[PDB]
Released in 2023, the model rests on X-ray diffraction data to a resolution of 2 angstroms. An RNA structure (3' stem loop crRNA) from Vibrio phage ICP1_2011_A, in which 20 nucleotides are resolved. It comes from the structure "ICP1 Csy4". Zhang et al. published it in Proc.Natl.Acad.Sci.USA in 2023: "Mechanistic insights into DNA binding and cleavage by a compact type I-F CRISPR-Cas system in bacteriophage". Protein in the same entry: Csy4.
Context: bound to proteins that are not shown
RNA sequence: GUUAGCAGCCGCAUAGGCUG
Repeated sequence: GUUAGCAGCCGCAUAGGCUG
């Protein structure tokens, strides 16, 4: 510091990852 921080999938996971 953008008026935005979303929806999903994988996963035991409220670890991590990936899709857009």